Shown are 212 nucleotides from a PDB entry: RNA (sgRNA (156-MER)) from Nitrospirae bacterium RBG_13_39_12, together with DNA.
The sample was in a buffer at pH 7.5.
Wang et al. published it in Nat Commun in 2025: "Structural insights into Type II-D Cas9 and its robust cleavage activity".
Protein in the same entry: HNH nuclease domain-containing protein.
Method: cryo-electron microscopy, resolution 2.86 angstroms. The entry became public in 2025.
Context: bound to proteins that are not shown
RNA sequence: GGUUAUAACUGAUAUAUGGGGUUACAGUUAAGGCUCUUUGAAAAAAGAGCCUUAAUUGUAAAACGCCUAUACGGUGAGGGUAUGUACGUUUGGGUUUGUCCAGCCUAAACCUCUACGCCAGAAAUGGCACCUUCAUUGUGGGUUAGGACAA
DNA sequence: TAGAGGATCCCCCCATATATCAGTTATAACCGAATT
DNA sequence: AATTCCCA
DNA sequence: TATAT
DNA sequence: CGGGATCCTCTA
Repeated sequence: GGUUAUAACUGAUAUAUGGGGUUACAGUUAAGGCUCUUUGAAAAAAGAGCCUUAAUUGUAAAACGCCUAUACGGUGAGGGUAUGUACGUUUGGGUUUGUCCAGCCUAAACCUCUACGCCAGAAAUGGCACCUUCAUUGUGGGUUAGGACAA
RNA backbone atom coordinates (compact mmCIF):
# COMPACT_ATOMS: atom_id res chain seq x y z
C1' G A 1 0.00 0.00 0.00
C1' G A 2 -4.21 -3.57 -0.95
C1' U A 3 -8.19 -6.67 0.74
C1' U A 4 -11.30 -8.00 4.62
C1' A A 5 -13.22 -7.81 9.61
C1' U A 6 -14.96 -5.11 14.28
C1' A A 7 -16.54 -0.15 16.45
C1' A A 8 -17.96 4.69 15.31
C1' C A 9 -18.87 8.87 12.13
C1' U A 10 -21.55 11.77 8.43
C1' G A 11 -23.42 11.37 3.54
C1' A A 12 -28.38 9.58 0.43
C1' U A 13 -31.70 6.01 -1.89
C1' A A 14 -36.16 2.97 -1.44
C1' U A 15 -40.32 1.42 2.03
C1' A A 16 -44.65 2.03 5.30
C1' U A 17 -47.23 5.48 8.20
C1' G A 18 -48.26 9.65 12.08
C1' G A 19 -49.35 15.11 11.77
C1' G A 20 -49.26 20.27 10.35
C1' G A 21 -50.47 23.27 6.13
C1' U A 22 -53.20 24.20 1.21
C1' U A 23 -57.72 24.06 -1.95
C1' A A 24 -63.34 22.69 -3.10
C1' C A 25 -68.19 22.15 -1.01
C1' A A 26 -71.74 22.22 2.91
C1' G A 27 -73.18 23.86 8.13
C1' U A 28 -72.42 27.03 12.75
C1' U A 29 -70.42 31.41 15.47
C1' A A 30 -68.30 36.42 16.01
C1' A A 31 -67.25 41.19 14.01
C1' G A 32 -67.76 44.64 10.11
C1' G A 33 -70.79 46.40 5.58
C1' C A 34 -74.91 46.58 1.96
C1' U A 35 -80.73 46.28 1.17
C1' C A 36 -85.79 45.28 2.51
C1' U A 37 -89.79 45.19 5.98
C1' U A 38 -91.28 47.28 10.41
C1' U A 39 -91.36 50.03 15.51
C1' G A 40 -90.70 55.14 15.28
C1' A A 41 -92.50 62.92 14.63
C1' A A 42 -87.55 62.16 14.79
C1' A A 43 -83.28 60.12 16.93
C1' A A 44 -82.77 55.18 17.14
C1' A A 45 -83.72 50.01 17.55
C1' A A 46 -85.39 45.17 16.00
C1' G A 47 -86.37 41.31 12.28
C1' A A 48 -85.14 39.20 7.38
C1' G A 49 -81.67 38.73 3.08
C1' C A 50 -76.75 39.24 0.78
C1' C A 51 -71.44 40.21 0.81
C1' U A 52 -66.49 40.65 2.99
C1' U A 53 -62.98 39.13 6.80
C1' A A 54 -61.71 35.86 10.87
C1' A A 55 -62.70 31.43 14.27
C1' U A 56 -64.93 26.44 14.15
C1' U A 57 -67.10 21.45 12.39
C1' G A 58 -67.76 17.70 8.72
C1' U A 59 -66.80 15.60 4.04
C1' A A 60 -63.83 15.60 -0.32
C1' A A 61 -59.49 16.63 -3.92
C1' A A 62 -54.05 16.84 -4.33
C1' A A 63 -50.16 16.23 -10.42
C1' C A 64 -51.98 14.90 -16.75
C1' G A 65 -52.49 10.33 -18.42
C1' C A 66 -51.26 5.21 -19.59
C1' C A 67 -52.03 0.11 -18.41
C1' U A 68 -55.43 -3.49 -16.18
C1' A A 69 -62.23 -5.98 -16.03
C1' U A 70 -58.36 -12.34 -18.63
C1' A A 71 -58.25 -7.03 -13.64
C1' C A 72 -58.88 -5.56 -8.17
C1' G A 73 -61.37 -5.87 -3.16
C1' G A 74 -65.16 -7.42 1.07
C1' U A 75 -67.68 -11.72 3.48
C1' G A 76 -68.26 -17.18 4.24
C1' A A 77 -66.59 -22.10 3.53
C1' G A 78 -61.71 -25.81 2.17
C1' G A 79 -56.62 -26.77 1.34
C1' G A 80 -51.43 -25.51 1.31
C1' U A 81 -47.79 -23.34 4.84
C1' A A 82 -39.13 -24.36 5.30
C1' U A 83 -40.95 -30.62 1.88
C1' G A 84 -43.43 -24.25 1.33
C1' U A 85 -43.82 -19.35 -0.41
C1' A A 86 -41.53 -14.60 -2.87
C1' C A 87 -39.09 -9.14 -1.39
C1' G A 88 -35.17 -14.59 -4.38
C1' U A 89 -33.59 -17.28 -9.54
C1' U A 90 -34.70 -17.35 -15.08
C1' U A 91 -37.25 -15.26 -19.11
C1' G A 92 -40.92 -11.17 -19.76
C1' G A 93 -44.80 -7.21 -18.93
C1' G A 94 -46.96 -2.18 -17.04
C1' U A 95 -45.40 2.79 -16.00
C1' U A 96 -42.95 3.76 -21.31
C1' U A 97 -42.91 7.89 -24.98
C1' G A 98 -38.95 9.91 -30.53
C1' U A 99 -35.37 6.38 -27.87
C1' C A 100 -33.01 4.27 -23.53
C1' C A 101 -32.65 4.00 -18.23
C1' A A 102 -33.54 4.69 -13.03
C1' G A 103 -37.21 3.89 -9.19
C1' C A 104 -41.59 1.36 -8.02
C1' C A 105 -45.39 -2.53 -9.50
C1' U A 106 -46.41 -7.24 -11.73
C1' A A 107 -47.16 -12.33 -15.03
C1' A A 108 -45.72 -17.42 -16.28
C1' A A 109 -42.26 -21.21 -14.94
C1' C A 110 -38.69 -22.75 -10.92
C1' C A 111 -35.55 -23.52 -5.40
C1' U A 112 -28.63 -22.77 -7.41
C1' C A 113 -28.07 -18.15 -4.67
C1' U A 114 -31.00 -14.60 -0.99
C1' A A 115 -34.87 -13.62 2.64
C1' C A 116 -38.74 -15.58 5.64
C1' G A 117 -42.35 -11.44 10.49
C1' C A 118 -46.15 -11.19 14.87
C1' C A 119 -49.55 -13.63 19.14
C1' A A 120 -49.39 -18.12 22.40
C1' G A 121 -47.43 -23.95 25.40
C1' A A 122 -44.44 -27.37 28.85
C1' A A 123 -42.85 -30.51 23.65
C1' A A 124 -47.69 -31.57 20.81
C1' U A 125 -47.01 -27.16 18.49
C1' G A 126 -52.01 -24.10 18.31
C1' G A 127 -53.84 -19.15 16.02
C1' C A 128 -52.67 -14.87 13.07
C1' A A 129 -50.42 -13.75 8.53
C1' C A 130 -49.13 -15.55 3.75
C1' C A 131 -50.37 -18.83 -0.72
C1' U A 132 -54.40 -21.29 -3.25
C1' U A 133 -59.50 -23.21 -4.55
C1' C A 134 -64.73 -22.36 -4.68
C1' A A 135 -69.31 -19.71 -3.89
C1' U A 136 -71.53 -15.06 -3.07
C1' U A 137 -71.34 -9.79 -3.23
C1' G A 138 -68.86 -5.11 -4.96
C1' U A 139 -65.79 -1.59 -8.72
C1' G A 140 -61.76 -1.50 -8.03
C1' G A 141 -55.76 -2.05 -8.85
C1' G A 142 -50.54 -0.57 -10.56
C1' U A 143 -47.46 3.49 -11.97
C1' U A 144 -46.86 8.68 -12.55
C1' A A 145 -43.84 15.77 -9.28
C1' G A 146 -36.44 11.68 -11.34
C1' G A 147 -31.83 11.08 -15.12
C1' A A 148 -29.88 10.76 -20.26
C1' C A 149 -30.04 10.98 -25.71
C1' A A 150 -32.57 12.52 -29.93
C1' A A 151 -35.93 16.42 -32.39
C1' DT B 1 -50.09 52.98 -28.02
C1' DA B 2 -47.07 49.52 -28.98
C1' DG B 3 -42.65 46.79 -27.46
C1' DA B 4 -37.85 46.20 -24.37
C1' DG B 5 -35.53 47.60 -20.08
C1' DG B 6 -35.72 47.26 -15.01
C1' DA B 7 -37.29 46.23 -10.59
C1' DT B 8 -39.28 42.50 -7.40
C1' DC B 9 -42.59 38.84 -7.30
C1' DC B 10 -43.22 33.17 -7.26
C1' DC B 11 -42.55 28.16 -5.48
C1' DC B 12 -44.12 22.91 1.30
C1' DC B 13 -42.84 21.72 6.44
C1' DC B 14 -42.00 18.41 10.82
C1' DA B 15 -41.33 13.54 12.53
C1' DT B 16 -41.57 8.27 13.46
C1' DA B 17 -40.18 3.53 12.58
C1' DT B 18 -37.80 -0.62 8.73
C1' DA B 19 -34.01 -1.90 5.52
C1' DT B 20 -29.35 -0.86 2.50
C1' DC B 21 -24.48 1.08 0.58
C1' DA B 22 -20.06 4.58 0.44
C1' DG B 23 -16.79 7.36 2.21
C1' DT B 24 -13.61 8.76 6.39
C1' DT B 25 -10.96 7.79 11.40
C1' DA B 26 -8.79 3.90 14.63
C1' DT B 27 -7.12 -0.84 15.90
C1' DA B 28 -6.20 -5.80 14.39
C1' DA B 29 -5.51 -9.71 10.87
C1' DC B 30 -3.17 -11.36 6.59
C1' DC B 31 -1.32 -10.49 1.26
C1' DG B 32 2.00 -8.48 -2.03
C1' DA B 33 5.12 -6.09 -4.41
C1' DA B 34 8.64 -2.90 -4.08
C1' DT B 35 12.59 -1.44 -1.52
C1' DT B 36 16.58 -1.87 1.25
C1' DA C 1 16.45 -11.70 3.27
C1' DA C 2 14.37 -7.36 6.23
C1' DT C 3 11.54 -3.17 5.32
C1' DT C 4 8.20 0.34 2.71
C1' DC C 5 3.75 0.95 1.30
C1' DC C 6 5.34 8.17 -4.33
C1' DC C 7 7.42 11.12 -3.66
C1' DA C 8 6.03 14.64 1.19
C1' DT D 1 -4.30 22.23 8.27
C1' DA D 2 -4.93 20.60 2.53
C1' DT D 3 -8.68 19.00 0.12
C1' DA D 4 -14.79 20.14 0.38
C1' DT D 5 -18.16 25.02 0.95
C1' DC E 1 -33.59 27.02 -8.90
C1' DG E 2 -35.77 27.77 -13.65
C1' DG E 3 -39.44 29.74 -16.28
C1' DG E 4 -42.25 32.34 -16.05
C1' DA E 5 -45.48 36.35 -13.96
C1' DT E 6 -47.08 41.71 -12.96
C1' DC E 7 -45.97 46.64 -12.53
C1' DC E 8 -43.80 50.92 -13.83
C1' DT E 9 -40.91 53.14 -16.75
C1' DC E 10 -38.77 54.35 -21.09
C1' DT E 11 -38.83 54.22 -26.29
C1' DA E 12 -41.10 54.98 -31.87